[PDB]
RNA sequence: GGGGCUAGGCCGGGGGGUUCGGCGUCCCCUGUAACCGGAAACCGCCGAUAUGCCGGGGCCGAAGCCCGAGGGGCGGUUCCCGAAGCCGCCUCUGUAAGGAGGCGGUGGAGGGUUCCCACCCUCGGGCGUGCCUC
Numbered sequence: 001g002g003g004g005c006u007a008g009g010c011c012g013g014g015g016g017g018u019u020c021g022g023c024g025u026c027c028c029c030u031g032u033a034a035c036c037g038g039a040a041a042c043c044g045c046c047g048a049u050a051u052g053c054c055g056g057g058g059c060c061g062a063a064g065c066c067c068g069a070g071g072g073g074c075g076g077u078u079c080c081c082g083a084a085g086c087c088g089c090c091u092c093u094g095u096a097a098g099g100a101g102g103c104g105g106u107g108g109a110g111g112g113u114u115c116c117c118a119c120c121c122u123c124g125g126g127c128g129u130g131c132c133u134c
Base pairs, nucleotide, nucleotide: 001134002133003132004131005130008060009059010058011057012030013029014028015027016026020047021046022045023044024043035056036055037054038053064127065126066125067124068123069122070121071120072119075116076115079112080111081110085106086105087104088103089102090101091100092099093098
Other pairs, nucleotide, nucleotide, family: 006062tWH007061tHS008063tWS010034tWS012118tWS018041cWS019021tHS021050tSS024040tSS025041cWH030118tSS032034tHS039052cWW044052tSS045052cSS047048cWS073117cWW073118tHS074117cWW077114cWW078113cWW082108cWS082109tHS083108tHS084107tWS094096cWS
């Protein structure tokens, strides 16, 4: 290096809400060539060893998966200012069942920020990198 296995791996990932807390059914933001069926809110499967449960299947295959850091990037988010639009009070207009200010709300276009973050790239770690045969 060729042919067979089987250990593994993938078949999506975030945020809100809710919970003492983790997943899920709900709401939202987001990927792949890529799952199917069933039950489930005052509920379903769990206990910081929690990151769903039950049943079916496909693909890849020692393939890989995990952790960290940096960069691109989407959606959120913290806090510091802030534009159109609206409500009411009082001036000056002068008859437009209206206008121009001043003032306090209401409101949050758009900045500068904090912490996350689908998706992509690079670097560095960790565990594995097996068996049979030719």
Solved structure of RNA (SRP RNA), 134 nucleotides shown. Crystallisation conditions: 17.5% PEG 400, 5% GLYCEROL BUFFERED IN 100 MM SODIUM ACETATE PH 5.0. The structure was determined by X-ray diffraction at 3.22 A resolution and released in 2014. Primary citation: Bousset et al., RNA (2014), "Crystal Structure of a Signal Recognition Particle Alu Domain in the Elongation Arrest Conformation".